An RNA structure with a sequence from Thermotoga maritima MSB8, in which 73 nucleotides are resolved.
The entry is indexed under RNA Nucleotidyltransferase, CCA-adding enzyme, A-adding enzyme, TRANSFERASE-RNA complex.
Released in 2015, the model rests on X-ray crystallography data to a resolution of 3.51 angstrom.
Rfam match: tRNA. For this family Rfam cites "tRNAscan-SE: a program for improved detection of transfer RNA genes in genomic sequence" (Lowe and Eddy, Nucleic Acids Res, 1997). The family is grouped with related families in Rfam's "tRNA clan". Gene Ontology term of the family: triplet codon-amino acid adaptor activity. It is annotated as a transfer RNA.
The PDB entry is titled "Structure of tRNA-processing enzyme complex 6".
The entry also contains Poly A polymerase, not shown here.
Crystallisation conditions: isopropanol, potassium chloride, magnesium chloride, sodium cacodylate.
RNA sequence: GGCAGGUAGCUCAGUUGGUAGAGCACUGGACUGAAAAUCCAGGUGUCGGCGGUUCGAUUCCGCCCCUGCCACC
Numbered sequence: 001g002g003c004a005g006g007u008a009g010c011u012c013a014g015u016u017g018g019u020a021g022a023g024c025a026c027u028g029g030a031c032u033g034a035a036a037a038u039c040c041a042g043g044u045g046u047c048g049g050c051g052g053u054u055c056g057a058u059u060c061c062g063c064c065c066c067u068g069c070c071a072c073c
Base pairs, nucleotide, nucleotide: 006065009024010023011022012021029039048064049063050062051061052060
Other pairs, nucleotide, nucleotide, family: 005066cWW007013tWH008009cHS008022tHH008044cSS014047tWW017054tWS017056cWS021045tWH024044tWH025044cHS026042cWW027041cWW028040cWW031036tHS031037tWS032034tHS053057tWH
C1' cells in the first nucleotide's frame, strides 16, 4: 500500500435509510441478623473518530484511529 473485522464491562447477531438487542457484572427496592440466590424491573449504548450528502447516517461517500491477516515496493 490493498481486503475482512470495530455493537455494552466481556463474549456476539442486526441492509430495501424510519425511532435497536441476548447471556453474565451495575444501581435501586421487595427479600435478609448480614450476605447470596431469586423476583419486579429497568443504565445494559453519542453501535471507532472527524466532516460531507440527505428532512434525517451504524448504512452512502471522504479523510483518519485500532486490531488481525493476506501481499510485498